[PDB]
RNA sequence: GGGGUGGCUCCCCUAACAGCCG
Numbered sequence: 001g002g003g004g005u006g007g008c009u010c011c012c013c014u015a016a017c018a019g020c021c022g
Stems, first nucleotide, its partner, number of pairs: 001013004006021002
Other pairs, nucleotide, nucleotide, family: 004016tWS005006cHS008019cWW010018cSS012015cSS
C1' cells in the first nucleotide's frame, strides 16, 4: 500500500501461516 475473506476489535505480500468455529 490497495486491499483479503465465510465475517472479523485480524490481516496480506501472487497471496494467506493471523487467529477463531460451521
Record summary:
This is an experimental structure of RNA, with 22 nucleotides shown. The work is reported in "NMR structure of the Aquifex aeolicus tmRNA pseudoknot PK1: new insights into the recoding event of the ribosomal trans-translation" (Nonin-Lecomte et al., Nucleic Acids Res., 2006). It was solved by solution NMR. It comes from the structure "NMR structure of the Aquifex aeolicus tmRNA pseudoknot PK1".